The RNA (28S rRNA, nucleotides 3889 to 5069) from Homo sapiens has 999 modelled nucleotides. Keywords: In situ, Ribosome. The depositors describe the entry as "In situ human eEF1A-A/T-P-E state 80S ribosome". Method: electron microscopy, resolution 2.48 A. The entry became public in 2025. It holds a match to the Rfam family "Eukaryotic large subunit ribosomal RNA". Its family is annotated with ribosome and structural constituent of ribosome in the Gene Ontology. Rfam 15.1 lists 107,465 matches to the family in 2,616 species. The 2025 paper behind the entry is "Visualizing the translation landscape in human cells at high resolution". The sample was in a buffer at pH 7.4. Among the 79 different proteins in the entry, which are not shown, are 60S ribosomal protein L37, Small ribosomal subunit protein uS19 and Small ribosomal subunit protein eS21.

Context: one part of a larger RNA, bound to proteins that are not shown
């Protein structure tokens, strides 16, 4: 430690969207408003279409009343106001249908003349009102024009056609009728106009915003002895004042004090004296200053007109300021002189425009004059966001381009604040600091509070609370052991080892919190991205929809209340969670061991001790032992429940199969009652030993001639630790089994047996062993004791270890004559059998017999040779190394598993796992027989059976039908492994396939 399978949701600040919150942007929209600038529509006014008449009134031109202070007229001439018209212009009805004046003609009252005529003179110059008819295209009259036939003398006989006027009065200039120079239109001028259109709504900021101005200045300081030098760093000022508070001269001194003086006093003025400024110079500070710069006079206007340098700020740009000169003009003083503002350090302001002032200027467009106008220099009219834009709001209905430069939520630093603790000991504690508290003070921790900052995150790290579940702290609430008390007992309280267990059920309220009920041994306090939304929910905060209160002129806002309001993905990676497997032992199998990791148990009542110790009394324990209880943990189903589609047996509703009888459908029709199986403290069974020791009390003891629980030694000693006991079993061993044909066929061992490849590389003599002590040790020997070896007492050695790892043993050049020493009771055998030791991991190691060799091998000589490879590197062991195919040689043995298919179902998502498969058989299907479950089957028969319908030669009270239900047959019928039990009855089937494995 390959490869993987089913889940899981803890991480990947998991994915999805260039964050919708915030905040910046000289980026938007939507919308509101006396924000700015405009507009459509709207009121009015003036001119134009746009006329004709009159009557007035005043502006009207000569004028007159009285430079003398006001009033009637003439003609033209101005408007203006009222009335009328009508003709432009408007409006309405109509099929533009009878309009205006007049002439009849009247019935009519009879108007007036009346002669009774009647004409001027009035309403008529009119034909329709009891009926829910019908009404037009002309009757009559008159006048002509033709045809016919014929009086046949002409206005003429009569018959058929046609015109044309009255009937239906005449004229006329707008159809009628209302308005009318008005309204109205065109153009311009002023109100008014969030109806509507543009746009704007500073900056800085320990996030914005809300405060404030640190936005332009000016004094001290900061600021660290030149100068500069920052924060929304301290204290503090300015947007003025001043004809004098500016200039120059002169003359005095001031502020306070002391001491005197009528009224008169602390403070009124009047005099000495002292007075280095302790006053005063306009203000803010700071500096500066005494015949000053200060107070008091006197003349005055240098607070005037130029041009340049220069100096603060500085880019060495402007403004502002101010210094130093220089040319006029002047003021002042006798004069030297001093003065162009203020004793100094601040008191302020571009372009573009406007005003104003100056040059007997310059230009004004072909030329000239004269008004304008512009120019040229210098002052004012201001931008305070002061180097100068012309500027209200809202948005939750909102956008976009950003931003961790910049807030809300974690985290990180700090720890004011929150919490928890120490030191000192004045006091509390009947006395008595210090049982148990701790003032005045003081030093700490902590990060479960709240802030403060803003370093990670704005192309997103889901934001409260609650469940659910884990584990972790101790600053222990309880239980184990203690140690103190104001510990008599019983409760408490204070402190230690001490986080093993265990901290509960409930009303409200979204709540963390808070409060209360009740249990309890307690009902501790706290962390894990304020633990925990791809785990839940969504109550609350925090989109849009709505109502109230309070703000706002509004649109709209509100850590003010309400009420409705989408909670999205795993199948990846890893991490856990169970599951195959995998790497080594040759395969392959059973039994096993124990590195390692987990780990468990817990607490309470009752009796007994014991009305007992104690204690006046009241009250009131404890060890030991008994019974059983909580919470937790692990399992089971005998029994009690639950489930129940065995869809197992009844009952039942609707419908369907013609009825019976068996049944079926109604997504499990509905119900009662049920095996098996699963499963509940909703039944039942079970839960453990030791060992070092913490705090604690103590032993002997010193130190420190005492004393001391310590220093050196020792003892007891516990829910804590660490194993036991329980789970799991290591790329971690360990003992056994069986290891491959019946045919060429694989395999062990045995021979270092042989030739020989390929591959890995290391390495260059052993040391075969006491135990240990260190203020001690080693060896050796003679006397007791116990099996002839140890162990003790002596004695004797050594002891910077010498019987010593600073050491011991082995030592390669080989051979050939050759001699002396060592040895000859000797060595060598991959030589053969036999014994014995060794098990903590014996993988050794020693001792016999027997054969078969040399007389060599070990030291000092002789004596000569070997390839003496010409100066040279990887030379020289272990070794006949490890491993791995194969050839060949002989002997000795051996003839099997595992996996798949199949079977079970004690097992199971799938793998996996328990099993079973020709024997004295074997497992199966089926049948039988127990067990069980439901509850009495069809059918058949009853003088049953509410009761109805038939039939009477029949019956003498009969029979034939219907008819739910009972009754007997019948504790029947039906189902019962598929995961019950026992057959030995039948039946057919099983020695079969199929894939690999060897030292």
């Nucleotide at each position: 430690g390959a490869a993987u399978c089913a889940g899981c949701g803890g991480g990947g600040a998991a994915a999805g969207a260039a964050g919708a919150c915030c905040c910046u942007g000289u980026u938007g929209a939507g919308c509101u408003u006396g924000a700015c600038u405009c507009u459509a529509g709207u009121c009015u006014g003036g001119c134009a279409c746009g006329g004709u008449g009159a009557a007035g009134a005043g502006a009207c031109a000569u004028g007159a009343g009285a430079a003398c202070u006001c009033u009637g007229a003439u003609c033209g001439u101005u408007u203006u106001u009222u009335c009328a018209c009508u003709g432009a212009c408007c409006c309405g009805g109509u099929g533009a249908g009878g309009c205006g004046g007049g002439g009849g003609g009247g019935c009519g009252a009879g108007c007036c003349c009346c002669g009774a005529g009647g004409g001027g003179c009035u309403c008529u110059c009119g034909c329709u009102u009891c009926u829910g008819g019908c009404g037009c295209c002309a009757a009559g009259c008159g006048c002509c024009c033709g045809g016919c036939c014929g009086c046949g003398c002409g206005c003429c006989g009569g018959c058929c056609g046609g015109g044309c006027g009255c009937g239906a009065c005449c004229c006329g200039c707008u159809c009628c009728g209302g308005g009318g120079a008005c309204a109205g239109u065109g153009c311009c001028a002023g109100g008014u106009g969030g109806g509507g259109a543009g746009u704007u709504u500073g900056a800085c900021u320990g996030g914005g915003g809300c405060g404030g101005u640190a936005c332009a200045c000016c004094u001290g300081u900061c600021a660290a002895a030149c100068g500069g030098u920052a924060a929304c760093g301290c204290a503090g000022g300015u947007g003025u004042c001043c004809u004098a508070a500016g200039g120059c001269g002169a003359g005095c001194u001031c502020a306070g004090g002391g001491a005197g003086g009528a009224c008169a006093g602390a403070a009124a003025c009047c005099u000495c004296c002292c007075g280095u400024g302790g006053a005063g110079c306009a203000g803010a500070a700071g500096g500066g200053c005494a015949a000053a710069a200060g107070c008091u006079c006197g003349c005055u206007u240098g607070a005037u007109c130029u041009u340049g340098a220069u100096u603060u700020u500085c880019a060495g740009u402007a403004c502002g300021a101010a210094u130093a000169c220089a040319g006029a003009c002047c003021g002042u003083g006798a004069a030297a002189g001093c003065g162009g503002g203020g004793c100094c350090u601040c008191a302020c302001g571009a372009u573009c425009c406007u005003u104003c002032u100056g040059a007997c200027c310059u230009u004004u467009u072909g030329g000239g004059u004269u008004u304008u106008a512009a120019g040229c220099a210098g002052g004012a009219g201001g931008u305070g966001u002061c180097a100068g834009a012309a500027a209200a709001g809202u948005u939750a209905c909102c956008a976009c381009a950003g931003g961790g430069a910049u807030a809300a939520c974690u985290g990180g630093c700090u720890u004011g604040u929150g919490g928890c603790g120490g030191c000192c000991a004045a006091g509390c504690g009947u006395u008595c600091a210090u049982a148990g508290c701790g003032a005045c003070g003081u030093c700490g921790c902590u990060u479960u509070u709240u802030g403060a900052u803003c370093c990670u995150u704005c192309g997103a790290u889901g934001u409260c609370g609650g469940c659910u579940c884990u584990u972790c702290c101790u600053a222990u609430c309880a239980u184990u052991g203690u140690g103190a008390a104001g510990c008599a007992g019983a409760a408490u309280u204070c402190a230690c080892c001490a986080a093993g267990c265990g901290u509960u059920g409930g009303a409200u309220u979204g709540u963390u919190c808070a409060c209360c009920c009740a249990c309890u041994a307690a009902u501790a306090g706290g962390g894990a991205a304020c633990g925990u939304g791809a785990g839940c929910u969504g109550g609350g905060u925090u989109u849009a929809g709505a109502c109230c209160g309070u703000c706002g002129u509004g649109a709209g806002a509100c850590a003010g209340g309400u009420u409705a309001g989408u909670u999205u993905u795993a199948c990846c990676c890893u991490a856990c969670u169970g599951a195959u497997g995998a790497u080594g032992u040759g395969u392959u199998g059973u039994u096993g061991c124990c590195a390692u990791g987990g780990u468990a148990a817990u607490c309470c009542u009752g009796c007994u001790c014991a009305g007992u110790a104690c204690g006046a009394g009241a009250g009131g324990a404890a060890c030991c032992g008994c019974a059983g209880g909580u919470u937790c943990a692990g399992a089971c189903a005998u029994u009690u429940g639950g489930u129940g589609u065995a869809u197992g047996u009844g009952c039942u509703u609707g419908g369907c199969u013609g009825a019976g009888g068996a049944g079926c459908c109604a997504a499990u029709g509905g119900g009662g009652c049920g095996a098996a199986g699963c499963u509940a403290c909703c039944a039942u069974c079970u839960g453990u030993g030791g060992g070092a020791u913490u705090a604690u009390g103590a032993c002997u003891g010193a130190a420190c001639g005492c004393c001391u629980c310590u220093a050196a030694g020792u003892c007891a000693g516990a829910a804590u630790c660490c194993c036991g006991c329980c789970c799991a079993g290591g790329c971690g061993g360990a003992a056994c089994g069986a290891u491959a044909c019946g045919g060429c066929a694989g395999c062990g061992c045995c021979g270092c047996g042989g030739a020989g490849c390929c591959u890995c590389g290391g390495u260059u003599g052993g040391c075969c062993u006491c135990g240990g002590a260190u203020a001690g040790c080693c060896g050796g020997u003679c006397c007791c004791c116990c099996g002839c070896c140890g162990g003790g007492g002596u004695c004797c050695g050594g002891u910077g270890c010498g019987g010593a790892g600073u050491g011991c043993c082995c030592u390669u050049c080989g051979u050939c004559c050759u001699g002396g020493g060592a040895a000859a009771c000797g060595g060598g055998g991959c030589g053969c059998g036999g014994c014995c030791g060794g098990a903590g991991a014996g993988g050794c190691g020693g001792c016999c017999g027997c054969c078969c060799c040399c007389u060599c091998g070990c030291c000092c000589g002789u004596c000569a040779c070997g390839c003496a490879c010409c100066g040279c590197a990887c030379g020289u062991u272990c070794g006949u190394g490890g491993g791995g195919a194969a050839c060949c040689u002989g002997g000795c043995g051996c003839u099997a598993a595992a996996c798949c298919a199949u079977u079970c179902g004690u097992a199971g998502a799938c793998g996996a796992c328990c099993u079973g498969c020709u024997u004295c058989u074997g497992g199966g299907u089926c049948g039988g027989g127990g067990u069980u479950u439901c509850g009495u089957a069809c059918g058949u028969a009853g003088c049953a059976g509410a009761g109805c319908a038939g039939c009477u030669c029949c019956c003498u009270c009969g029979c034939u039908g219907c008819g739910a239900u009972c009754u007997a047959u019948u504790g029947a019928a039906a189902g019962u492994c598929a995961g019950c039990c026992c057959u030995c009855g039948a039946c057919a089937c099983a020695a079969g396939g199929g894939u690999u494995u060897g030292u």